[PDB]
Context: bound to proteins that are not shown
Parts: sequence; C1' cells; structure tokens
RNA sequence: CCAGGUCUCUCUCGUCGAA
RNA sequence: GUUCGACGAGAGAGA
Repeated sequence: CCAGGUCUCUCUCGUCGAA
Repeated sequence: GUUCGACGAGAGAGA
C1' cells in the first nucleotide's frame, strides 16, 4: 500500500458502434 | 455539437 457482504435503481466517466 | 445503442469502470441512495 491493500483489507470491509448481498441486491435493486439512478447518475457520472471511458471505450468501441450508429444518418 | 448532441442524440442513440452495446460493453466496461467509478460513485450516491434505498433495503
């Protein structure tokens, strides 16, 4: 230096893709 | 410019 769960929703960043 | 999609990282809130 790091360490510290499961999910859900949103937002921000970065990639490639779109007339 | 902005929009739209896919995919990656960060963060907030709620249980």